[PDB]
RNA sequence: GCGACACGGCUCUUUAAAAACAAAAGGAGAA
RNA sequence: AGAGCGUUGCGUCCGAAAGUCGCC
Ligand code: NMN
Repeated sequence: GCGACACGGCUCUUUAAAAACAAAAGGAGAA
Repeated sequence: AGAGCGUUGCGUCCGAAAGUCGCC
C1' cells in the first nucleotide's frame, strides 16, 4: 500500500422491503 | 451456497463501527 473478520433468529425470493427478535455470538466500556 | 433486518436479559453505544489478524 490493501486484504480479511463473531452472531441465534425473522423476512423475502435476486427485490430491498416489512416488523418483530437472541448473550451458548463480536467490538468499545468497571469505582 | 442469496438479500434485507444491527434488536439482545449488561440502567451504554456499536456491529459500513471498533478492535484485532494478515499479505505485499
Ligand atoms: O450479514 P448480515 O447483515 O445479514 O448480518 C450478519 C449476522 O448479524 C446475521 O447472521 C445475524 O445474526 C446478525 N444480524 C442481525 C440483525 C437483526 O436485526 N436481528 C441485523 C443484522 C445482522